[PDB]
C1' cells in the first nucleotide's frame, strides 16, 4: 500500500433492532489499628480513540483521519 477485525474509567472487562455508561482491581476517605494489612462503610463525571454529520436523543447510524492486530500487494 490492500482487505478484514479492533480502540469504553489508572488498569481488566461490561454494554440487545439509537433512549442517556457499570462492574472488579488500583486508588481516595471512614470505621479498625501504636501505626498497617484484611474486614465492613464511603467515593463509578469517562471528550466511550480524535473530528464532522443525522436525530429531539448516538458507545450504537453515517463521512473523514489515527492508531492496534490478523494476511495480501514492496
Ligand atoms: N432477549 C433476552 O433473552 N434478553 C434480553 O435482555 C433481551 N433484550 C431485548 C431487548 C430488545 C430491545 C428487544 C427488541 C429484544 C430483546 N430480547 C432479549 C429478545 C426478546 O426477549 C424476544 O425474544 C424477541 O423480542 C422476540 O419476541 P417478540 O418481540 O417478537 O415477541
Nucleotide at each position: 500500500g490492500c482487505g478484514c477485525g479492533g480502540a469504553u474509567a489508572g488498569c481488566u472487562c461490561a454494554g440487545u433492532c439509537g433512549g442517556u455508561a457499570g462492574a472488579g482491581c488500583a486508588g481516595g476517605g471512614g470505621a479498625u489499628u501504636g501505626a498497617a494489612a484484611a474486614u465492613c462503610c464511603c467515593c463509578g463525571u469517562g471528550u466511550c480513540c480524535u473530528u464532522g454529520g443525522u436525530u429531539c436523543g448516538a458507545u450504537u447510524c453515517c463521512g473523514a483521519g489515527u492508531c492496534c492486530g490478523c494476511g495480501c500487494a514492496c

tRNAphe with a sequence from Escherichia coli K-12: 74 nucleotides with solved positions. The work is reported in "Major reorientation of tRNA substrates defines specificity of dihydrouridine synthases" (Byrne et al., Proc.Natl.Acad.Sci.USA, 2015). Bound small molecules: flavin mononucleotide (FMN). Protein in the same entry: tRNA-dihydrouridine synthase C. The depositors describe the entry as "E. coli dihydrouridine synthase C (DusC) in complex with tRNAPhe". The structure was determined by X-ray crystallography at 2.1 A resolution and released in 2015. An Rfam search finds the family "tRNA" in it. A reference for the family is Hou (1993), "The tertiary structure of tRNA and the development of the genetic code", Trends Biochem Sci. Keywords: tRNA modification, oxidoreductase.